Released in 2020, the model rests on cryo-electron microscopy data to a resolution of 3.9 angstrom. The RNA (crRNA) with a sequence from Lachnospiraceae bacterium ND2006 has 24 modelled nucleotides. The sample was in a buffer at pH 7.5. The 2020 paper behind the entry is "Mechanisms for target recognition and cleavage by the Cas12i RNA-guided endonuclease". The organism belongs to Lachnospiraceae, within Bacteria. It was solved together with Cas12i. The depositors describe the entry as "Cryo-EM structure of Cas12i-crRNA complex".

[PDB]
Context: bound to proteins that are not shown
RNA sequence: GUGCCCAUCGUUGGCACGCGUGCA
Numbered sequence: 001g002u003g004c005c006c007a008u009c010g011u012u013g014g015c016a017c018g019c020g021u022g023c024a
Stems, first nucleotide, its partner, number of pairs: 002016004
Other pairs, nucleotide, nucleotide, family: 001017cWW006009tWH006010cWH023024cHS
C1' cells in the first nucleotide's frame, strides 16, 4: 500500500507480502 482469514467483522480482530519481461 495492495491483499488473505472469519456463521458474527471487530477485543486496540489476526496475519502476509516485490512492483513490471515468457512460464503450463